[PDB]
Context: one part of a larger RNA, bound to proteins that are not shown
């Protein structure tokens, strides 16, 4: 949908139709709420979907804002004050060696002697060395950059006002 | 040369007309005009601010306020667990293969310069019987000793002059690029095999070695990066850098043939889904309840009056699971009320039988469901429990009977409170409060009526 009596079977496991059965007589009026798994509504619950929204956090990716730093608006100037570099300095073992080692590199007086030298002996290494140098500490030279206080006004900024009395001199009077 | 002063303060009055005044000039009858009254001079309106703020780009930080967008599978609903998701042994697997379950008993992301290659020697575990301390286990001797040991790990196979154990040299754990098996699509990927064609290790040798005795131990493309060819390109023509191919690892996907991802929703959406849970019905009955059998024992002695262990047979579907077959374009989710009917496993009631039946009471059974089975105090409750009354206060179905009968107290949308948990949004089969119950007039079924 078509419908409109039922039991019971078996069926999508609760039938109005299907099988047995029982049944079954026109047309019907008030009521009723059993049933019609009644009507409303493409279950709001659940689950599935590589469907979503509302929300929410150090979820993954981002964003308005803001902040911070540069560069550009942006021009004049001081003063201190870093920090690289310049270029002078100084110091830089636990034992032992009386007495260092910081320093990686000296053997023979050569420093004015000659403590000591020049390993000799002492630490692993050593000792006028004897040429030198390093890295720290450590200060300091006063180039380059840096950076912080400052000052100038015109540029930017901020207020007001009908843009009215600004700035800088001056009279008068006092006192130095 | 410098300071300082240089027109206002008892009263809620008034303050204005180029200012009177004062001087000069003019023109007259009106009167005007200047200059001063009321210094002059710069035309910076007049603070502040100040090359910093601002402002424009680029930069780092911040930044659920706001944007966008995720937030695995399987799964006896789904969630939680666990991995059955890539895989190894052995069973399950029914004797070629194959073969499932969230079967069973276990493992795997490792570890090994040797635990790899090769070659010698040697022989394990156990036992017996012997040797001081020394016994049941220490070291040494024989003897037995089919492996009852051992071999990195699971397990199963394999192994005895070895594959084990101990020693001795090593670097086949290398080079190159095919073929194969096994999963299989006969695609990758891992493992594995058994040649070539180098170079080598070993051993006297024959031989063996292309990792581990064998059966598991693992990774595309795109990126990077590293070896290797000194080999191609950089296209107007060269050198060098620098990039960029070619070959071959390596940085990794374990959701393992490989997206780059948190959570919440009780404000919810939608597409579906009876593929699937949250009633009923079906199957089943493990629990539940209910009943039998047997007959050690209890009952003074006596198994069964009345019970009645160890077992063992059922039945029911008034339990609660399992399951998921129907329903998710909706079958109205608790309890009650109301009301009828069944059912019998019978409380009472009627007749009876039995007794550990002497009356009384009472127990145990039959026939039996004809007939009754309440009144109330808490609770939404069923369920309990208790107070009473009765003859008795029995269980039960009827879609766990009844919601277009009702009710609506519970549950089960949204409001709201607490506790706990949550960072949070929000969770609680946790306690609290509020919270719309639609529709018959068709069919039928009853009731009654023509």
């Nucleotide at each position: 949908a078509c419908a409109g009596c039922c039991a019971a079977g078996g069926g999508a496991a609760c039938g109005g139709g299907c099988u047995u059965g029982g049944c079954a007589g026109a047309a019907u009026c008030a009521g009723c709420g059993g049933g019609g798994a009644a009507a409303g509504a493409a279950g709001a619950c659940c689950c599935u979907g590589u469907u979503g929204a509302g929300c929410u956090u150090g979820a993954c990716u981002c964003u308005a804002g803001u902040u911070u730093g540069a560069c550009a608006u942006u021009g004049u100037g001081a003063a201190g004050a870093g920090a690289c570099a310049u270029a002078g300095a100084g110091g830089g073992u636990g034992u032992a060696g009386a007495a260092u080692a910081a320093g990686u590199g000296g053997g023979a007086g050569c420093u004015u002697c000659g403590g000591c030298g020049c390993c000799a002996g002492u630490g692993a290494a050593a000792u006028a060395c004897c040429a030198c140098u390093a890295c720290c500490u450590u200060u300091a030279u006063a180039g380059u950059u840096u950076c912080u206080u400052u000052a100038c006004u015109u540029a930017u900024u901020c207020a007001a006002u009908g843009a009215a009395g600004c700035g800088g001199a001056g009279c008068u009077g006092g006192a130095a | 040369u410098u300071c300082c002063a240089c027109g206002u303060u008892c009263u809620a009055g008034c303050a204005u007309u180029c200012a009177a005044g004062g001087u000069c000039c003019c023109a007259u009858u009106c009167g005007g005009g200047g200059c001063u009254g009321a210094u002059c001079c710069g035309g910076g309106u007049u603070g502040a601010a100040g090359a910093c703020a601002u402002u424009g780009u680029c930069a780092g930080g911040u930044g659920g306020g706001g944007a966008g967008u995720u937030u695995g599978g399987c799964u006896g609903g789904g969630g939680c667990g666990g991995c059955a998701c890539a895989u190894c042994u052995g069973u399950u697997a029914a004797a070629c293969g194959a073969u499932a379950a969230c079967g069973c008993a276990g493992a795997u992301g490792u570890c090994c310069u040797a635990a790899g290659g090769g070659g010698g020697g040697c022989u394990c575990a156990u036992g017996g019987a012997g040797a001081a301390c020394a016994g049941a286990a220490a070291u040494c001797u024989c003897c037995a000793g089919u492996a009852g040991a051992a071999c990195a790990a699971a397990a199963g196979g394999g192994u005895a002059a070895a594959a084990g154990c101990c020693c001795c040299c090593u670097u086949g754990a290398u080079u190159u690029u095919g073929a194969u098996u096994u999963u299989c699509a006969g695609u990758g990927u891992g493992a594995a095999u058994a040649c070539a064609a180098a170079c080598c290790a070993u051993g006297a040798a024959a031989g063996u070695g292309u990792g581990g005795c064998c059966u598991a131990u693992c990774g595309a493309u795109c990126c990077u990066u590293u070896a290797g060819u000194c080999c191609c390109u950089c296209g107007g023509a060269a050198u060098u850098u620098g990039a960029g191919g070619c070959u071959a690892g390596a940085g990794g996907u374990g959701c393992c043939a490989g997206a780059a991802a948190a959570g919440u929703u009780a404000c919810c959406a939608c597409a579906g889904g009876g593929a699937u849970a949250a009633c009923u019905g079906g199957c089943u009955u493990g629990u539940g309840g209910c009943a039998g059998u047997c007959a050690a024992g209890c009952g003074u002695u006596c198994a069964u009056a009345g019970c009645g262990a160890c077992a063992u047979u059922g039945c029911u579907u008034u339990u609660u699971g399992a399951u998921u077959c129907u329903u998710c374009g909706a079958u109205g989710u608790c309890g009650g009320c109301u009301c009828u009917u069944c059912c019998u496993a019978u409380c009472a009631u009627a007749c009876c039988g039995a007794a550990g039946c002497a009356g009384a009471a009472u127990u145990c059974g039959g026939u039996a469901a004809g007939c009754g089975u309440u009144g109330g105090a808490u609770u939404g409750u069923u369920c309990a429990c208790c107070c009473a009354c009765u003859a008795a206060u029995a269980g039960g179905g009827a879609a766990c009977g009844u919601g277009a009968g009702c009710u609506g107290g519970g549950u089960u949308u949204a409001g709201a409170c607490c506790g706990u948990c949550g960072u949070g949004a929000g969770a609680c089969a946790g306690g609290u409060u509020a919270g719309u119950u639609u529709u018959a007039c068709c069919c039928u079924a009853c009731u009654g009526a023509u």
Molecule: 25S ribosomal RNA, nucleotides 2361 to 2992
Organism: Saccharomyces cerevisiae